[PDB]
């Protein structure tokens, strides 16, 4: 820094966010402002 597993619905053919963790880059020099309490379909 990214991607992944992943808490979390009435149900899911699905998507979105990501509480917690990890992979993928050599760990010697000044304390990084803020998750959504869900969407779509069927009620």
């Nucleotide at each position: 820094g990214u991607c992944a597993c992943a808490a979390c619905g009435g149900c899911u053919u699905c998507c979105u966010g990501a509480c917690g963790u990890g992979g993928c880059a050599g760990a010697u020099u000044g304390a990084a402002u803020u998750a959504u309490u869900g969407g779509a379909g069927c009620a």
Solved structure of RNA (SAM Riboswitch) from Proteobacteria, 43 nucleotides shown. Weickhmann et al. published it in Nucleic Acids Res. in 2019: "The structure of the SAM/SAH-binding riboswitch". It was solved by solution-state NMR. Rfam match: SAM/SAH riboswitch aptamer. A reference for the family is Weickhmann et al. (2019), "The structure of the SAM/SAH-binding riboswitch", Nucleic Acids Res. Keywords: riboswitch, SAM, SAH, pseudoknot, RNA. It comes from the structure "The structure of the SAM/SAH-binding riboswitch". The organism belongs to Pseudomonadati, within Bacteria. The model includes bound s-adenosyl-l-homocysteine (SAH).